[PDB]
RNA sequence: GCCCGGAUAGCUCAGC
RNA sequence: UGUAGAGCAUCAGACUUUUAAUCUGAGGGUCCAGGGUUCAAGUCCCUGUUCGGGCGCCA
Numbered sequence: 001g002c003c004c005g006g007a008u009a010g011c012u013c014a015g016c
Numbered sequence: 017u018g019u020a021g022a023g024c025a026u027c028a029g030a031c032u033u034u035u036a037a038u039c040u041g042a043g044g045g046u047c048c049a050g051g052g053u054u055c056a057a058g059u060c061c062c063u064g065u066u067c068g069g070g071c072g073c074c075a
Base pairs, nucleotide, nucleotide: 001071002070003069004068005067006066007065010024011023012022013021018055026042027041028040029039030038048064049063050062051061052060
Other pairs, nucleotide, nucleotide, family: 008014tWH008020tWS009010cHS009022tHH009044cSS010044cHS014020tWS015047tWW021045tWH025043tHS053057tWH054056tHS
């Protein structure tokens, strides 16, 4: 330098 | 995209001879930052901060 993916009550998880 | 919810924090009360452990309720979410899409944004698309992988490497 490239392709992805996560960030959510103190914590973990969902999710119009 | 047209209601931020659930289990555990915490706490005040309701009990039980002490306990339990079970409710009544309070207290919290920067829904990671910005911009644009926006009658309608955590949510859709890009640009930024970290965290994980797998790639690649002639000053």